This is an experimental structure of RNA (tRNA) from Bacillus subtilis subsp. subtilis str. 168, with 77 nucleotides shown. NCBI's taxonomy places the organism under Bacteria, Bacilli, Caryophanales, Bacillaceae, Bacillus subtilis subsp. subtilis. The depositors describe the entry as "Cryo-EM structure of a Bacillus subtilis MifM-stalled ribosome-nascent chain complex with (p)ppGpp-SRP bound". Rfam match: tRNA. The family's RNA type in Rfam is transfer RNA. A reference for the family is Hou (1993), "The tertiary structure of tRNA and the development of the genetic code", Trends Biochem Sci. Method: cryo-EM, resolution 3.33 A. The entry became public in 2022.
[PDB]
C1' cells in the first nucleotide's frame, strides 16, 4: 500500500440471515429483608443502529465517499 469483516443500552451481545412494532443478560433507581452492609426477593429504564446521498410494502438489515478496529497478502531477481 491492497483485500475481506464489524461500527447497536452505561458495559458485554441477539436484531445485520428474517426490510414493517428495536430486544437478553449485566450495571442504574426505587421498595422489602438484616442492628448495618452485603446476597437474595418484587417493580421501574434510556436506546432507532459511525457519519452524508437515493430508491422503493418500507432504511436497521441495499451499496457507496470518510473515520475507527480485527484478519490476510505486501512475493521473483
Nucleotide at each position: 500500500g491492497g483485500u475481506c469483516c464489524g461500527g447497536u443500552a452505561g458495559u458485554u451481545c441477539a436484531g445485520u440471515u428474517g426490510g414493517u412494532u428495536a430486544g437478553a443478560a449485566u450495571g442504574c433507581c426505587u421498595g422489602c429483608c438484616u442492628g448495618u452492609c452485603a446476597c437474595g426477593c418484587a417493580g421501574g429504564a434510556g436506546g432507532u443502529c459511525g457519519c452524508g446521498g437515493g430508491u422503493u410494502c418500507g432504511a436497521g438489515u441495499c451499496c457507496c465517499g470518510u473515520c475507527c478496529g480485527g484478519a490476510c497478502c505486501g512475493c521473483c531477481a